[PDB]
An RNA structure, together with DNA, in which 77 nucleotides are resolved. Primary citation: You et al., Nature (2024), "Structural basis of archaeal FttA-dependent transcription termination". The reconstruction used 137,835 particles. It comes from the structure "Cryo-EM structure of Thermococcus kodakarensis FttA-dependent transcription pre-termination complex containing 52 nt RNA". The structure was determined by cryo-electron microscopy at 2.2 angstroms resolution and released in 2024.
Context: bound to proteins that are not shown
RNA sequence: UUUUUUUUUUUUUUUUU
RNA sequence: UUUGCGCCGACC
DNA sequence: ACTGTCTGGACTGGTCGGCGCTATGATC
DNA sequence: GATCATATT
DNA sequence: GTCCAGACAGT
Numbered sequence: 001u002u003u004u005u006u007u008u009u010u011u012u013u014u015u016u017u
Numbered sequence: 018u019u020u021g022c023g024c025c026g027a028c029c
Numbered sequence: 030a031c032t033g034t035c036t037g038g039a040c041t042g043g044t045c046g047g048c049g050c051t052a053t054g055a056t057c
Numbered sequence: 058g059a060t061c062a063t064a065t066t
Numbered sequence: 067g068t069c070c071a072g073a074c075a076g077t
Stems, first nucleotide, its partner, number of pairs: 021050004026045001028043001030077011052063006
C1' cells in the first nucleotide's frame, strides 16, 4: 500500500400401393 | 423389347 | 488486277438377305 | 491359380 | 479419289 466482464420457458408418427 | 461399324452379293 | 495453287466437299432413293466384330498384360 | 487399371494420338 | 468452287500467295 491495489486497476478494466458478464447471467435464465412454446412445432406431433417408431412408418406406407 | 440387339445398337453401332464395315464388307460382299442381289432386286427394281 | 490476273494466275496458278491449296483446301473443303459430295459423291441417286428404296428393298432383299448374309457375315463377321466390338480386351489385355501384371501382380496378389 | 483370380483381379485391376489402362488402354496412342 | 476426279471435279468444282472459294480463299490465297505470286507477278